Solved structure of RNA (16S rRNA, nucleotides 2 to 920) from Escherichia coli K-12, 900 nucleotides shown. An Rfam search finds the family "Bacterial small subunit ribosomal RNA" in it. Gene Ontology terms of the family: structural constituent of ribosome and ribosome. The family has 99 seed sequences and 42,628 matches in Rfam 15.1. The depositors describe the entry as "Staphylococcus aureus FusB bound to the small subunit of the Escherichia coli 70S ribosome (FusB-70S:SSU)". Ions in the entry include zinc, potassium and magnesium. The sample was in a buffer at pH 7.5.
Context: one part of a larger RNA, bound to proteins that are not shown
RNA sequence: AAUUGAAGAGUUUGAUCAUGGCUCAGAUUGAACGCUGGCGGCAGGCCUAACACAUGCAAGUCGAACGGUAACAGGAAGAAGCUUGCUUCUUUGCUGACGAGUGGCGGACGGGUGAGUAAUGUCUGGGAAACUGCCUGAUGGAGGGGGAUAACUACUGGAAACGGUAGCUAAUACCGCAUAACGUCGCAAGACCAAAGAGGG
RNA sequence: CUCUUGCCAUCGGAUGUGCCCAGAUGGGAUUAGCUAGUAGGUGGGGUAACGGCUCACCUAGGCGACGAUCCCUAGCUGGUCUGAGAGGAUGACCAGCCACACUGGAACUGAGACACGGUCCAGACUCCUACGGGAGGCAGCAGUGGGGAAUAUUGCACAAUGGGCGCAAGCCUGAUGCAGCCAUGCCGCGUGUAUGAAGAAGCCCUUCGGGUUGUAAAGUACUUUCAGCGGGGAGGAAGGGAGUAAAGUUAAUACCUUUGCUCAUUGACGUUACCCGCAGAAGAAGCACCGGCUAACUCCGUGCCAGCAGCCGCGGUAAUACGGAGGGUGCAAGCGUUAAUCGGAAUUACUGGGCGUAAAGCGCACGCAGGCGGUUUGUUAAGUCAGAUGUGAAAUCCCCGGGCUCAACCUGGGAACUGCAUCUGAUACUGGCAAGCUUGAGUCUCGUAGAGGGGGGUAGAAUUCCAGGUGUAGCGGUGAAAUGCGUAGAGAUCUGGAGGAAUACCGGUGGCGAAGGCGGCCCCCUGGACGAAGACUGACGCUCAGGUGCGAAAGCGUGGGGAGCAAACAGGAUUAGAUACCCUGGUAGUCCACGCCGUAAACGAUGUCGACUUGGAGGUUGUGC
RNA sequence: GCGUGGCUUCCGGAGCUAACGCGUUAAGUCGACCGCCUGGGGAGUACGGCCGCAAGGUUAAAACUCAAAUGAAU
Numbered sequence: 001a002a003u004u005g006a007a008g009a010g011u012u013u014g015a016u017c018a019u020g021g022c023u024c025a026g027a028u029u030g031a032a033c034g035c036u037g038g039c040g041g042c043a044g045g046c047c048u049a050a051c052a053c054a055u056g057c058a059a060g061u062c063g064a065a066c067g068g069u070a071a072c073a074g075g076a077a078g079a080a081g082c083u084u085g086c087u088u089c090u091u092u093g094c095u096g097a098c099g100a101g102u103g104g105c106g107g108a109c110g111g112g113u114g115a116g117u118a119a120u121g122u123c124u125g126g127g128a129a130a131c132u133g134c135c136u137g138a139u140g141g142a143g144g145g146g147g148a149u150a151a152c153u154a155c156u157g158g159a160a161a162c163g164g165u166a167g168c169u170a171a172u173a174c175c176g177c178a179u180a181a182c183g184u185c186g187c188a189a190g191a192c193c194a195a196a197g198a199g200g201g
Numbered sequence: 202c203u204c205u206u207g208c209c210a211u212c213g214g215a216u217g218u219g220c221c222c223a224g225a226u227g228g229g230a231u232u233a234g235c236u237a238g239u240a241g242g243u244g245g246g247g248u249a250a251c252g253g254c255u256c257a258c259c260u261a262g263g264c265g266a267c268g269a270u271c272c273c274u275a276g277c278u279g280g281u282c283u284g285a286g287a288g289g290a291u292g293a294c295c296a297g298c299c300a301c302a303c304u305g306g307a308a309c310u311g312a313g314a315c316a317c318g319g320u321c322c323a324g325a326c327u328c329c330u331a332c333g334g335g336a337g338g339c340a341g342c343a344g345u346g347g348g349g350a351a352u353a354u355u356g357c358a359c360a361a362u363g364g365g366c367g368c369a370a371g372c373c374u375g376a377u378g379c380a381g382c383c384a385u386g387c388c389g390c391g392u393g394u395a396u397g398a399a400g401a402a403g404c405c406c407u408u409c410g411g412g413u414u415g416u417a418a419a420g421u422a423c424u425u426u427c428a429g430c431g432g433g434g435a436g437g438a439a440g441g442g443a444g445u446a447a448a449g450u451u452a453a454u455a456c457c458u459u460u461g462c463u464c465a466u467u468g469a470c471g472u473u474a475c476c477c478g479c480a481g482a483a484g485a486a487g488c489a490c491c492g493g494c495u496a497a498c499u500c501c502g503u504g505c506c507a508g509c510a511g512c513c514g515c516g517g518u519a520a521u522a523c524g525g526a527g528g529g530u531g532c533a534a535g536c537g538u539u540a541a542u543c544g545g546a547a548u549u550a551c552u553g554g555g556c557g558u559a560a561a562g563c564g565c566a567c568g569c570a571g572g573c574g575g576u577u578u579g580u581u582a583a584g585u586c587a588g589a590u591g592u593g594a595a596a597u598c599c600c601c602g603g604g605c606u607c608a609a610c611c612u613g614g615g616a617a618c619u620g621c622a623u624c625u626g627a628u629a630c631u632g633g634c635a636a637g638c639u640u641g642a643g644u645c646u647c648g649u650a651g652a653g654g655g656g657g658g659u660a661g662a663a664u665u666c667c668a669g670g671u672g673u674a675g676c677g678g679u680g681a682a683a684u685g686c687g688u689a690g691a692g693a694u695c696u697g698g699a700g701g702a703a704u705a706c707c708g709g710u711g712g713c714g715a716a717g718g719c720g721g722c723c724c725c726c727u728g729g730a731c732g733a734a735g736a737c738u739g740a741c742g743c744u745c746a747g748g749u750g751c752g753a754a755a756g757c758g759u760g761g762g763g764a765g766c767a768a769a770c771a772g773g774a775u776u777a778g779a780u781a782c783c784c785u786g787g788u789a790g791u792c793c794a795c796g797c798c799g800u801a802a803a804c805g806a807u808g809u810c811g812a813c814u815u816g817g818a819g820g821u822u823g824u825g826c
Numbered sequence: 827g828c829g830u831g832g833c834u835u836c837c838g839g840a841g842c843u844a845a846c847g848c849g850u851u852a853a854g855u856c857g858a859c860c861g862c863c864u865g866g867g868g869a870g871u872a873c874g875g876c877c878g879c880a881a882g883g884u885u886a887a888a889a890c891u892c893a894a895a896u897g898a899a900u
Stems, first nucleotide, its partner, number of pairs: 008024004014900001016898003026543004031539005038390006044383002046348001051346003055343003060105003065102002068098002072096003075092005112301003121226007130218002135214007143177001145175002152167006183192003197206005227273003234264003239261008276298004280291004303324005326337004354380001356379003362376001363374004393423004403414001405412002427484001429479005437470001440466001442464008487532005492513003498527005508515002554863003557846002562860001564751004571744003575638007583631002585627008599615006641741001642738005647732003653727007660704001665699007675686002712719002756797006765791002770786004808859006816837011841848002865892003874885004
Other pairs, nucleotide, nucleotide, family: 001600cSS002615tWS003004cWS008545cHS010493cSS012019tWH012895cWH013015tHS015899cWW018559tWS019895tWS020894tHS021893tWS022548cWH024546tWH025545tHS030047tHS036384tWW036534tWS041609tSS048348cSS048349cWS048352tWH049347tSS050113cHS050301cWS054344tHS054355tWW057375tHS059106tWS059109tWH060365tSS063067cWH063098tHH063100cWH066170cSS067100cWW068099tHS069070cHS070098tWS071093cWH071097tWS072093tWH081086cWW082084cWS082085tWS082086cWS083085cSS083086tWS093096cWH101150cSS102170tWS102171tWS104366tSS108311tHS108313cWW110317tWH110318tWW111302cWW112340cSS115300tWS117276tWS118274tWH119121cHS128219cWW129220tWS129250cSS130249cSS132216cWW141195tWS144176cWH147173cWW148171tWH149170tWH150169tWH151168tWH158160tHS158161tHS160334tWS178195tWH179194tWH180193tWS181183tHS181193tWH181210tWS186188tHS186189tHS194209cSS196207tSS200456cSS201453cWS201455cSS202452cHS219249tWS219250tWS230269tWH231873cWW232270cWW233265tWS233266tWS233268tHS234269tSS238241cWH238258cHH238259tWH239262tWS240262tSS242253cWH247252tHS248250tHS253258cWH279292tHS279595tWS279596tWS284286tHS284287tHS286553cWH287551cWS287552cWS296594tWS308315tHS308319cWW309316tWH310314tWH311313tHS316319tHS325338cWW330333tWS339343cWH342375cSS343355cSS349351tHS349352tSS353381cWS358360cHS359374tHS359376tWH360378tWS360438tHS360468cSS361377cWS367369tHS367370tHS384534cHS388608cSS389607cWS391485tSS391486cWH392486cWH393482tHS397416tWS397419tHS398399cSS398417tWH399418tWH400415tSS401417tWH402415tHH404413cWW407410tWS409410cWS416418cWH424482tWH425481tWS425483tWH426483cWH426485cWW428480cWW434474tHS435473tWH436471tWW439467tWW441465cWW450456cWW451453tHS468469cHS468470tHS481484cHS483485cWH486533tWS490497tWS495497cWS496530cSS497529cSS503506cWS503520tWH506516tHS507516tHS507520cWW514522tWS550864tWW555561tSS556561tSS560863cSS564716cSS565715cSS568747tHS569746tWH570745tHS571859tWS572858cSS575740tHS582583cHS582628tWS585629cWS598616cWW605609tWH628629cHS639739tWS639740tWH640740tWS641739tHS650729cWW651713tSS651728cWW652711cWH661703cWW662702cWW663701cWW664700cWW672690tWS672692tHS673690tHS673691tWH674687tWS674688tWS675691tWS677684tHS678683tHS679681tHS681774tWS682773cWS683773cSS683784tWS684772cSS700764cSS701764tSS709720tWW714717tHS716751tWS717801cWS731831tSS752799tWS752803cWS753800tWH755798tWW756880cWS757879cWS763764cHS763790tHS767789tHS768788tWH769787tHS774782cWH775779tWS775781tHS776778tHS779781cHS797879cHS798881tWS807853cWH814852tWW815838tHS839849tHS840849tHS840852tWH843845tHS843846tHS844897tSS845898tSS847853tWS849852cHS852854cHS865894tWS868889tHS869888tHH870871cHS870886tHS871887tWH872886tHS878880tHS878881tHS
């Protein structure tokens, strides 16, 4: 300091004043069209069909939850053409990893559109009867068991999509039990409720 | 064993979300009534949570002219455009909120969804099929077809910012950062610059003297932005990864964490910004307009044609208005046109207009709602005013600054956000409450004038009709006539009777009434006005949407009445015609009762109420001295 | 004779008004409340509603069209 702000004109009549409409000068735009067109910076760009959509891409990630091992890249071991010390060929999740699968978390965000909605919307101001992943403070707990199931394997139904039956297997998957109070129910006494491991040295 | 991380419970915080209330938020009354889970209660159920959320029962509520319900239209806001402001218009981009995800419907999972790229069902579409059955959803980004006046690339990168997952490395990310296309806008810059009379040509105009284009061009001397070519070259990079040391930790110089240290390394844009060098005026101007409004004028062509045009208008042979040219004006990488908003428009007037005659006072009045209200004191503090507090997102706008060579653009701080709520004060005014007061308003007493109203009665004049007397040839009517009437005795005159309607003179710019209106006289019932002097009440007032009442004439209904007059109708004239004006007749109607109608130049073309502001001459009606 | 009220007619001052005019009975100066207007035609019409025995009344548009229509005064 957050101010500095306000122009008319034309047209009715023979002429006049008034009334009164019409029209114009301005500013603006997600513009379009016509003519024209050098460069740059910044910004903007389906306003219509919330019409229909070819194709690619827009949501995954974690092996430090788990059984694993389809890959590949090694290693080790064993056989090998025998570089006579490597090479080749097998075996072994053995390991770096890692397909598919289980599980976790994300997918309710981010992105699009304005169809509906005249109020279960929005805006402003109040308010009480709530919940809230991840983050964060405090105080405690974190014991001991069980039954499964995918993957996988065998078989089997479909053109396909998608399945079916049987067997096997794991967990931070799932379910009891124990534990139980600044929790829940109860006037109180009482009663009742949970959990999971994994990684490094 | 130790460390790190994860798991469970409870209570906190933070964040997000659900819910409730008030005010605000389009248009339409040629939408006025709407609503039975409706409104409330009790209890049960349900929800994270209150709740008709749901249900049973009970009560009969609830909403609405402060516009419910219905109809039409619409995402809302911060803002944006316009405007001096108040307003008006608008809600693209950016940010907040909401809603939707092929259409209709539904739940499931989950902290969170009734879920764009999830599930189920139905439907329309497209597609695959072995005909049994399957599959799909660009209003993500790009793109296609279509629609349209019209709106871009099937780009690059995760380098930065941010998001998901992960211990991390990292992986994913059409978010985002960038690039492409487009004058779509804003802003900047260039297309040269000095000199140059020969006032050259050429053009255009010209009274042929010249003038103009025009220092314009040539010519001469310079400059090199930008474009082109070449060479240099920031910043956006933070971090992360290896090691290295110390500290912390611990049994531990382990591992892990932290902090310094050291070394390689990370940019899509990108041939970056920027800088430097080179060559040469080279590579770079158009569009509208020139009658007035409105800056800018002539010639030729055309001849109400062709054409122009926003308005007024222009054009029919001397067009500054059409078309071309010369010249000029305004803008400029744009310029015009069209569409659209506000302005000007004080032309919906809150700011900020009108209504005697231009558009506009309801025909008049009563009156509910509503608006507004004399004077005094106290009280209250609602309005109002002051201060404070919270809030009013950021961006935007405005001010003072900072950064890109400037600007546009970006950005720091402030101001502003005119509001809302609460708290604390002030008390003049307004409101509330209480108590008054008398001046407004009203009541009482006495009297005055009046075609005020309703009802009933009555009088005189006149017209017509009826009867009779006298009397005799016309009467009547017009501008002039005729129709008509009259010897069946009219008209005229006289007497008696019947009946209806209206009240001469008085009579008056007279009076009364809300207006419409109201006229002989008398009575009965009745409204209002005014004056005098006191008493009384104590603001009891003014206005009035809707509502209600009154409301000339004509007209309508039912029942009466009917002299005169007279729409219609008939005839006679007039006339070009004469469905008229004039004449002779004449029905409704005019009258009465009752009901309806609800309009008039229902006019003072002037709404009602109150206050205030020089005079003169009258009328009418009170009253004092 | 001089006052003082109600109502009313004409004229006129300031002021007001486009002008004409109005002028203490305002069209002057103010306040309260109501009704109404927004260019000319189309149209006080159509349609709908309400009212009416009917005649009709009342409320009340649009398309389209014109650049005027209008008032007072010279």
Keywords: RIBOSOME, fusidic acid, EF-G, antibiotic, FusB. It was solved by cryo-electron microscopy to 1.87 A. Gonzalez-Lopez et al. published it in Nat Commun in 2025: "Structural mechanism of FusB-mediated rescue from fusidic acid inhibition of protein synthesis". NCBI's taxonomy places the organism under Bacteria, Pseudomonadati, Pseudomonadota, Gammaproteobacteria, Escherichia coli.